[PDB]
Context: bound to proteins that are not shown
Molecule: THREONINE TRNA
Organism: Escherichia coli
RNA sequence: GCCGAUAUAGCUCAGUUGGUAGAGCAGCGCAUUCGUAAUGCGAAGGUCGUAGGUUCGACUCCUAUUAUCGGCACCA
Numbered sequence: 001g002c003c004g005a006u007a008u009a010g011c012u013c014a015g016u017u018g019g020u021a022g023a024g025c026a027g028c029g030c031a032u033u034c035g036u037a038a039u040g041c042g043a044a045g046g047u048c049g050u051a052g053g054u055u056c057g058a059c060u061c062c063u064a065u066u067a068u069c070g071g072c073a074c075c076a
């Protein structure tokens, strides 16, 4: 570069049915001083890759774009 798909919180993953994004872990706060694979409770946290657009309303649809995943092509 080509075909297709994907992109949501620090990580893993919902919402991939157009009607206010929600979980576990991590982090933060308090408590816990503990003998070989995860201690308990609590208050918080993203604005959905980016830019446009459609729409009463968009994380959900459309376009463009960037990266990534799976191949093809390339590989001094």
Base pairs, nucleotide, nucleotide: 001072002071003070004069005068006067007066010025011024012023013022019056028042029041030040031039049065050064051063052062053061